Context: one part of a larger RNA, bound to proteins that are not shown
RNA sequence: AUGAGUAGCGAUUAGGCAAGUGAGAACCUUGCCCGCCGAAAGACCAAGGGUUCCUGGGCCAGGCCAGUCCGCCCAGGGUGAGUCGGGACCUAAGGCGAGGCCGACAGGCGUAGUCGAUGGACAACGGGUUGAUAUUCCCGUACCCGUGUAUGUGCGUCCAUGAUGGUAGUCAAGCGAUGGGGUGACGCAGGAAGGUAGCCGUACCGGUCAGUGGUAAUACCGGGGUAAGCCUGUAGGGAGUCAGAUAGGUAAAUCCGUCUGGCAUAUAUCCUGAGAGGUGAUGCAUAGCCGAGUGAGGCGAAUUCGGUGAUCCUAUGCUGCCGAGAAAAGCCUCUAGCGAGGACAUACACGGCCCGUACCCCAAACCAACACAGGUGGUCAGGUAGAGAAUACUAAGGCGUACGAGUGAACUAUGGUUAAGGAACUCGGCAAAAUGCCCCCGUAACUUCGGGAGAAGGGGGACCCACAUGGCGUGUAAGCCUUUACGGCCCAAGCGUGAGUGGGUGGCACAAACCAGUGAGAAGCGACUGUUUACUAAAAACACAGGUCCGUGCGAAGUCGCAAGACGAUGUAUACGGACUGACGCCUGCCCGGUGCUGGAAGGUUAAGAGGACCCGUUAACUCCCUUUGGGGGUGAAGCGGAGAAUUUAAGCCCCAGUAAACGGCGGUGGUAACUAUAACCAUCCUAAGGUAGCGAAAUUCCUUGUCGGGUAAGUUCCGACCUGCACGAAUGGCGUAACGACUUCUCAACUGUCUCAACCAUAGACUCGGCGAAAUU
Repeated sequence: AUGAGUAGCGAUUAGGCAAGUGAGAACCUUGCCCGCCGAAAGACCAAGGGUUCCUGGGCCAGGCCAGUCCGCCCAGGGUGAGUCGGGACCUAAGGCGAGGCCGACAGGCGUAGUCGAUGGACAACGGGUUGAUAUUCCCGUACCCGUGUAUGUGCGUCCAUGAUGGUAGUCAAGCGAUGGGGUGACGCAGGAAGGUAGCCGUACCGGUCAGUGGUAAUACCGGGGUAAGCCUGUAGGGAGUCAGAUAGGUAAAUCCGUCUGGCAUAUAUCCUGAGAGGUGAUGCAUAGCCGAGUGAGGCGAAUUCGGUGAUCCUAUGCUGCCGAGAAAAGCCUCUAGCGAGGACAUACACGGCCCGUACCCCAAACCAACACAGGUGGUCAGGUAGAGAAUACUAAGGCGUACGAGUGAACUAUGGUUAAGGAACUCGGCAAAAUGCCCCCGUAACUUCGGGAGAAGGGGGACCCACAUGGCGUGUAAGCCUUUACGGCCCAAGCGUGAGUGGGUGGCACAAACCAGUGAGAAGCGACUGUUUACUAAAAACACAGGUCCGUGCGAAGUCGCAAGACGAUGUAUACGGACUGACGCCUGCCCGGUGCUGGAAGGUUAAGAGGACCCGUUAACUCCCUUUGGGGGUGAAGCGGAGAAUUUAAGCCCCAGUAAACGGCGGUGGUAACUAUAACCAUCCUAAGGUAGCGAAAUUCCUUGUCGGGUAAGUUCCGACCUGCACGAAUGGCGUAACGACUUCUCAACUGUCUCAACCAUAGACUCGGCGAAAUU
């Protein structure tokens, strides 16, 4: 290169108009209508990115099209803490590890210590401010640690009273621990009571005359605010105190305990402490009125009473429950111990360290290759109907989100409607359709006595008036009472609020929208709730509480690790590890040959090691000739070597008993009824015996659509039985079983476009026009 100038241009809201800028405008700026969101499509934190924040410049790169625009880029500017989050304060699960142990080396462990927030303690609130900063700057008022000076309370060192154990020796001032002791210091569920926030009305205050039939203020619109600390200490709640002895708390103790007695039910005493009240505030802010408009300046009213009512406070409260619920630091105290200057109060003047601080946060700025239909911990929660934080419309607040304009093709997808039959299609009532709320009457067979049970079914559901100034709650004027104060009781008036009985009114419909359970009768499987094959299988699968067996005598067995060590356990068989079974009821047959396991090893067999019967090689010495100063044709000492036998041995194996809730097995053969039917007893082989109860064409059955009764017209499905059990069977359990199952199969009433049999209407494509411009194959 073609498909190709074809598909798409990344949702479930939707734009339109006037004006402006500039060469270009449906996509940029201003103004006016319309729609959408609003437990968010809003306002924020931590984690997460780093300059996306503001000002000024432009639009060859990018934004799915053009761009004056930008989360494009250029240049500059921008981040203000004694009190907010961290460090200088303390700790956990865990990591490192001086010595040390173990290991051929490399290396594994763990003591003392030091590291490690999601925790504990710890001192500030309201308003204003620029294009970008605010518990940081300013205004106003607070709080916590340190140093200096001055002053006032004022106590001793050097005098000396005192208490004493009373001439002499100590001393109680003031600090006070690396030490001791208190406190600090902790689970789950739940209502009542008193409060507060928030909201709804109202006294009261300012403003409006909205081209229509009628209301001129008795209507309507808008207001009806304001922190921490400091004073007072109401309701409520909790708690015991002095004398002596003592020796327990790694020394000593006036502290903490324990033992003797007294004091005590007192709202005594102390602590705490909501809420109320005064102060903070002659202040700040605001509805509004004047000029003055990218906007700033000035002035500036009233601020009383009721209802509703919290998921917030009293509260680490109180009451119930068992599965029985962090540490250190700090604070108080005690002495040990230092000690002559120190403590308190007032005033003045000073210091208070390091890092984080813009922007993005339910997303075009984070995780996903993208300006993606996904995910992301926590805090704020208005009105009306409402049981609601569901659902419908809405305020504060924010959005119309990036391809458009037209066009009754089929077809596709999401909705809406449809006569009569209603399940006749389809393996299959899959999808749809239906009920659906509140108040009253009565609810079966069953059963493990809780349940099955909202079982089925029937009736009512609007508005106005009268009963009725009925009733109920709250609660003031007012009254009653008292330990008089911030006090308890009733409560005219005012406010809110359902229930019942009658009469009347409208319509086809009185839970009218939205939202909002089909039910019954069987069988099979599983006891229930639970968990599993991210990304084709959610179960009859897995575990689950019950039981039995086996093993474990305590640095256990069992583990990880060649080793120390660690778990089991900071426990001790009424426990722990392994195995099979699976609530509950009736039960759990026979067999010990084979293989494992536990015992009897009383005999046979054999490894390494001890042991050295016999043999040979070797030449000393030699045995015959042959020389002269041992070999050439066999005997033999020692030493040195070799194979080396018999005797000894322990385990294993062969031998004998026990064990089936250990792995395992549980047949065929023949004969033997009063007419037909077969064995329902005996014996034949074998080995170990040859299926006890219970059930049976089943999740097991090829011949099978076996035979019999139920079901509609039709039943190879299903239900209840028949035994001919190829090839059911009791710890790889059998038969039942109340309740339960998004488990499998069948039947019944209501329903419907699932059908004979389809028809019509709207949305997004498919179609033409404008812009950008895609892939497989060849």